[PDB]
Context: bound to proteins that are not shown
């Protein structure tokens, strides 16, 4: 230096698909208990 | 009960 089993402490929804196609979509598809 | 941020001990290239 990398790496690892860790240990109390604090933080945090998910994240590439929907469409029969046409299209839409990380400027947020999809799933989801205010 | 998962997960990342972090910090004593431990395993190793």
């Nucleotide at each position: 230096g990398c790496c690892g089993u860790u240990g109390a402490a604090g933080c945090u929804c998910u994240g590439a698909c929907c469409g029969a196609a046409a299209g839409g979509c990380g400027u947020g598809a999809u799933g989801a208990g205010c | 009960g998962a997960g990342c941020u972090u910090c004593a001990a431990c395993g190793g290239c």